This is an experimental structure of RNA, together with DNA, with 104 nucleotides shown. It was solved by electron microscopy to 4.18 A. It comes from the structure "The structure of INTAC-PEC complex". The reconstruction used 41,201 particles. The entry is indexed under INTAC-PEC, Transcription termination, Endonuclease, Phosphatase, TRANSCRIPTION. Among the 31 different proteins in the entry, which are not shown, are Negative elongation factor C/D, DNA-directed RNA polymerase II subunit RPB7 and RNA_pol_L_2 domain-containing protein.
Context: bound to proteins that are not shown
RNA sequence: AAUAACCGGAGAGGGAACCCACU
DNA sequence: GCTCCCAGCTCCCTGCTGGCTCCGAGTGGGTTCCGCCGCTCTCAA
DNA sequence: TTGAGAGCGGC
DNA sequence: CCGGAGCCAGCAGGGAGCTGGGAGC
Numbered sequence: 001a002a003u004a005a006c007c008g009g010a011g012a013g014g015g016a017a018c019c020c021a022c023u
Numbered sequence: 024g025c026t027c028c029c030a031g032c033t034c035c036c037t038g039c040t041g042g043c044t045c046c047g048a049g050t051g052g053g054t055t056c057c058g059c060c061g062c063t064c065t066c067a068a
Numbered sequence: 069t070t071g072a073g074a075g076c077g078g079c
Numbered sequence: 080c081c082g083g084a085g086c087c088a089g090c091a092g093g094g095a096g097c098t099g100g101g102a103g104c
Stems, first nucleotide, its partner, number of pairs: 015056007024104003028100007036092005041086001045082001047081001058079004064073002
C1' cells in the first nucleotide's frame, strides 16, 4: 500500500408445387 | 446312271413400315403443404 | 379393474 | 398438344448353295 479485463464481442436459415399479374 | 446345268427349295439378307421417348422464351407476389394407424399402458370414475 | 388418452414404435 | 427421328421388329423379294431331275454320253 494494488492496476487499461471488446469499451455499439452482428449473420442471417427451409423448400416445393400451383395460380395470378407486369415485359 | 453320274456329273451338271437346271429347277425347286431354302435358308438368307438387305430392304420397307409401326410404337416411342422429349422437349416446349425473360422477374413479384400470394396461398398451401409437409401421416396415419396401430397400440399399450395411467389416470379417472 | 377397466376405458380411453398420451406417447412411443413401426410402415 | 404435337413435331421429329432414331429404332426396333415384322415381313417380303433376289439368290446362291444343295441335291434331285433327267438330258447327254